[PDB]
Context: bound to proteins that are not shown
RNA sequence: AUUCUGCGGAUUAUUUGGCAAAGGAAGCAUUGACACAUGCGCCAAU
RNA sequence: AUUGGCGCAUGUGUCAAUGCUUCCUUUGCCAAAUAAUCCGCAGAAU
Numbered sequence: 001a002u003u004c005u006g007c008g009g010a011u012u013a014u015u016u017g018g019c020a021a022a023g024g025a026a027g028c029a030u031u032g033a034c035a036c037a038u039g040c041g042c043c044a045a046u
Numbered sequence: 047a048u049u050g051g052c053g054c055a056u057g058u059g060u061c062a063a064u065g066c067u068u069c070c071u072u073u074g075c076c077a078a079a080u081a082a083u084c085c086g087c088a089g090a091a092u
Stems, first nucleotide, its partner, number of pairs: 001092046
C1' cells in the first nucleotide's frame, strides 16, 4: 500500500428521554366594569 | 297600591383583568441509542 483485529477519540444525520423557558388553550378561584333581576325600609306625584 | 326617587342587601349573565393547576405546540441546552463519515494509538494478513 488494500484490508482484518483491539482500544480510544472526533463530526454529522435520524429517534428518544430530561431540564428550563416561550406561545396558545382548558379548569378553578379572585377582582373590577356593566347590564337584566329580587327582597327589605322610606318616600314622592296620581 | 299604579308609576316612579331614594338607602341597604342578595341574585344571574356578559366583558375584562389577576392568580393557581394543567394540556398542546415550539425554542435553548443536556443525556442516551442507532447509523454514516473520520482521526489517533497497538498488533497483523496478502
Notes: This is an experimental structure of RNA, with 92 nucleotides shown. Primary citation: Liu et al., Science (2008), "Structural basis of toll-like receptor 3 signaling with double-stranded RNA". On the sample the depositors note: Most of the sequence occurs naturally in West Nile Virus. Crystallisation conditions: 13% PEG 3350, 5% Dextran 5000, 0.2M Ammonium Citrate, pH 5.5, VAPOR DIFFUSION, HANGING DROP, temperature 294K. The structure was determined by X-ray diffraction at 3.41 A resolution and released in 2008. Protein in the same entry: Toll-like receptor 3. The depositors describe the entry as "Mouse Toll-like receptor 3 ectodomain complexed with double-stranded RNA".